[PDB]
Shown are 609 nucleotides from a PDB entry: RNA (18S ribosomal RNA, nucleotides 1246 to 2090) from Plasmodium falciparum 3D7.
The 2015 paper behind the entry is "Dynamical features of the Plasmodium falciparum ribosome during translation".
Entry title: Cryo-electron microscopy reconstruction of the Plasmodium falciparum 80S ribosome bound to P-tRNA.
Rfam match: Eukaryotic small subunit ribosomal RNA. The literature on the family includes a 2001 paper in Science by Yusupov et al., "Crystal structure of the ribosome at 5.5 A resolution".

Context: one part of a larger RNA, bound to proteins that are not shown
RNA sequence: UGACGGAAGGGCACCACCAGGCGUGGAGCUUGCGGCUUAAUUUGACUCAACACGGGGAAACUCACUAGUUUAAGACA
RNA sequence: UUGGAUGGUGAUGCAUGGCCGUUUUUAGUUCGUGAA
RNA sequence: UGAUUUGUCUGGUUAAUUCCGAUAACGAACGAGAUCUUAACCUGCUAAUUAGCGGCGAGUACACUGUACUUGCUGCUUCUUAGAGGAACAUUGUGUGUCUAACACAAGGAAGUUUAAGGCAACAACAGGUCUGUGAUGUCCUUAGAUGAACUAGGCUGCACGCGUGCUACACUGAUAUAUAUAACGAGU
RNA sequence: AAAAUAUGCUUGCAUACUUUUCCUCCGCCGAAAGGCGUAGGUAAUCUUUAUCAAUAUAUAUCGUGAUGGGGAUAGAUUAUUGCAAUUAUUAAUCUUGAACGAGGAAUGCCUAGUAAGCAUGAUUCAUCAGAUUGUGCUAACUACGUCCCUGCCCUUUGUACACACCGCCCGUCGCUCCUACCGAUUGAAAGAUAUGAUGAAUUGUUUGGACAAGAAAAAUUUUUUCUGGAAAAACCGUAAAUCCUAUCUUUUAAAGGAAGGAGAAGUCGUAACAAGGUUUCCGUAGGUGAACCUGCGGAAGGAUCAU
Repeated sequence: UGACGGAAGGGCACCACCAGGCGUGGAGCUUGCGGCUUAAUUUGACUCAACACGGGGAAACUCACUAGUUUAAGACA
Repeated sequence: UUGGAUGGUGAUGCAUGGCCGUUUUUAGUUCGUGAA
Repeated sequence: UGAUUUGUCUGGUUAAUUCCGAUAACGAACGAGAUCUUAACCUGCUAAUUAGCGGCGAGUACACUGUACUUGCUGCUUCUUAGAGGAACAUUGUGUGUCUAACACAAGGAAGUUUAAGGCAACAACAGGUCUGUGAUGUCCUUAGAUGAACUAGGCUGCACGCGUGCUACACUGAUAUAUAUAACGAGU
Repeated sequence: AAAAUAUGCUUGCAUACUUUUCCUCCGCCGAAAGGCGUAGGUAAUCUUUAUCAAUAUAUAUCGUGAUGGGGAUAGAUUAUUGCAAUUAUUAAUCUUGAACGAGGAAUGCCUAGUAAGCAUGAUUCAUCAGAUUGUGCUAACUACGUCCCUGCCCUUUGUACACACCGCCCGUCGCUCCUACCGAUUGAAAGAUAUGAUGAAUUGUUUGGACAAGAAAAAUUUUUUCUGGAAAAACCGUAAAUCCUAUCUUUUAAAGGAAGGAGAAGUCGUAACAAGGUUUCCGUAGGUGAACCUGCGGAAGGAUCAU
């Protein structure tokens, strides 16, 4: 000097509280993550200020994954 | 075709640029000269 | 002696290092305010096309000392559009306030908090996120039985199960069926 | 730039030629989805907006019973986009009729055209809104403020904190490592002194008298006496050394006891630091598994230097 103080004095906020409203958390569904599974369930990220977020509403194309099939699109001597 | 290079939604955001978020939607920051 | 401090503050006041005020300081600069975008109200000012209104022909209905409805032709600008300009400064009044900066109430007014809403967003950080947006990019791996390009399937929604965010319900002020009304921002080879 | 149609060739190919392509009014056909025929649109002109939504509101049908609420779940269809729909792609038709009787602990957003309800355009899109982002209509409640919780902004105050609060940090209980201490054990060792006992050697002195030199007698022989003199002994006086103790010095052993430090994010509390959530610290005593607590009397190194 900062920072912190179940310190003091002020000031302020419906991402606080009051007054209350509508709600949500329970049900079923939708979508995001975890966990399990699988050859694969590609992947980023996590106090809120990650988690309908990655403008990322994926039949193929998409895709980075998994099983494999191909290809030259090898500048120069 | 031999050496050789050229590419990579591969690795590294604790090498970095840029951009964006937070800090934080709030009054705070700094300079010139003087003084302590 | 110096890291450092004053300025950037006792006090009043404010969204405000906003102002007044005060004062080893006096003077600045950035931020904020001002600026800018909407929405709000008013100009017998600016304009009429791919907007209206009237003017006036033609019919069908209705009603009388005019009304409703369509085709046909063609001075106004209030409304549709879109330009410019106005309007709040606390205006007036009364209180409160060093009776200073200023605040409070009522009236006037389309509006009286900076009218309501946006945009822009300092200082100094965070080892926040993003190299899978980028011929921005270091280094490292790999680079032709290629981690490139390309092509076929399968997979991303799997499912004993757990937690976020949303949707739909649990009825009678409601469901069911008809009827009457209607919207703004759009968007289109 | 895809497709369709016409012509030539061997269902196929080649060539020619013409529309669709994004929005679809309108008119036919289709329960419906959807289809077919066309017209206007570079857009205040056509889709289409002086009307393109749904809640509103009006009259009818149920009549509180999972009920005709609810639409989870499933079967059977014909469509649509696309090469591909088969992990129900999407769409409608009929049937199928789950949980759920207004949500526990918790917890979100909101003060004026907002909140809430009800829609709909746009975004992705060949194919698809329960998402996001806009836009409207239907039009509430309640204070109209306060710092109590929570979190910010400022000044003061205290900091033993500087990655800024399970931070910083204290001590026990574990464990390993090294170091010292107490220690029964008549512990151990040598050295040093002190006393006593023993006591070699030796100065000095005494006792000695192995023999070596005189004197005495005999006719080569004999005895006595004086001299110097080795060994040996004895006495004091020195006094080595040995042994018994006694004390002191030095390391050094020893089961067990009881300490101190070092190391690893070990176990347990939460003690101290801010008023550290019972002001601190001193002296002291007692408790306590502790860190500690309590009493008594002090001090501020106090959080008060102030009627």
The structure was determined by cryo-EM at 4.7 angstroms resolution and released in 2015.